An RNA structure with a sequence from Homo sapiens, in which 26 nucleotides are resolved.
The entry is an ensemble of 20 models.
Released in 2024, the model rests on solution-state NMR data.
It comes from the structure "Structures of small molecules bound to RNA repeat expansions that cause Huntington's disease-like 2 and myotonic dystrophy type 1".
Chen et al. published it in Bioorg.Med.Chem.Lett. in 2024: "NMR structures of small molecules bound to a model of a CUG RNA repeat expansion".
Taxonomically the source falls in Homo (Eukaryota, Vertebrata, Teleostomi, Euarchontoglires).
RNA sequence: GACAGCUGCUGUC
RNA sequence: GACAGCUGCUGUC
Ligand code: A1AZL
Numbered sequence: 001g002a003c004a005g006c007u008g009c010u011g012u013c
Numbered sequence: 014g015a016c017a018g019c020u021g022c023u024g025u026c
Stems, first nucleotide, its partner, number of pairs: 001026006008019006
C1' cells in the first nucleotide's frame, strides 16, 4: 500500500 | 437485488 472476514440499520433506486 | 452513510479489530499478499 492493496484485497478479504466480521451484524444490518436508515435513506434512495 | 443495487447504491450511499455509519464502528475498528482480525486474516492474506
Ligand atoms: C457485516 N457481513 O459495514 C455487517 N453482515 C457490517 N461493518 C459490517 N468505520 C461488517 N470503517 C460485516 N471503510 C460495516 C466502518 C466499519 C464497519 C462497517 C462500515 C464502516 C456483515 C455480512 C452481513 C468504518 C470506521 C472505519 C471502515 C470504512